Keywords: SAXS, 3' UTR, global structure of large RNAs, RNA.
Shown are 102 nucleotides from a PDB entry: RNA with a sequence from Turnip crinkle virus.
The structure was determined by solution-state NMR and released in 2011.
The work is reported in "Solution structure of the cap-independent translational enhancer and ribosome-binding element in the 3' UTR of turnip crinkle virus" (Zuo et al., Proc.Natl.Acad.Sci.USA, 2010).
Rfam match: Turnip crinkle virus (TCV) repressor of minus strand synthesis H5. For this family Rfam cites "Biased hypermutagenesis associated with mutations in an untranslated hairpin of an RNA virus" (McCormack and Simon, J Virol, 2004). Rfam's curators write: This family represents the turnip crinkle virus (TCV) hairpin 5 (H5) which contains a large symmetrical internal loop (LSL). H5 can repress minus-strand synthesis when the 3' side of the LSL pairs with the 3'-terminal 4 bases of the RNA(GCCC-OH). By type it is a cis-regulatory element.
It comes from the structure "The ensemble of the solution global structures of the 102-nt ribosome binding structure element of the turnip crinkle virus 3' UTR RNA".
The entry is an ensemble of 10 models.
[PDB]
RNA sequence: GGACGGUGGCAGCACUGUCUAGCUGCGGGCAUUAGACUGGAAAACUAGUGCUCUUUGGGUAACCACUAAAAUCCCGAAAGGGUGGGCUGUGGUGACCCUCCG
Numbered sequence: 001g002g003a004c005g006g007u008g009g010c011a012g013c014a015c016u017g018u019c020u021a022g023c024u025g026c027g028g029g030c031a032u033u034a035g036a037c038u039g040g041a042a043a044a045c046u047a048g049u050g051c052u053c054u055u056u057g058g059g060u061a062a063c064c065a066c067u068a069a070a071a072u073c074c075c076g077a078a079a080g081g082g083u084g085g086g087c088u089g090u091g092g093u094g095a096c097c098c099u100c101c102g
Base pairs, nucleotide, nucleotide: 002019003018004017005016006015008013027053028052029051030050031049032048033047034046038102039101040100041099060095062093063092064091065090066089075080
Other pairs, nucleotide, nucleotide, family: 001021tHH006014cWW007014cWW009011tHS009012tHS021023tHS021053tWS022028tWS023025tWS025026cSS026029cHH029055cHS035036cWH035045cWW036037cWS037039cHS037040cHS037044cWH041042cHS041043tHH043044cHS054055cWS057058cHS059095cWW067087cWW069086tWS070085tSS070086tHS070087cHS072084cWW073082cWW073083cWW074082cWW076078tHS087088cWS090091cWH
């Protein structure tokens, strides 16, 4: 966003009686106007709501092909030994996420 049960209706729709899709609402999601913080910072969040299905918006994670490769426990008083182990990103894709401060 609409559909299906059932059933009336001129018809489609509607009537009737129940739900449609990613996901706290709601079947679902964004954007805006006002008010202030140990006081302050880079004024959002909060409240009231605009637009709507339609999100408009910041980050983190796994791989393709390349690279430089991790740490410490333990035996024994201590040295050593004695046992393990491997990964640290980007060039591409796709999904998810608004504040606090000092």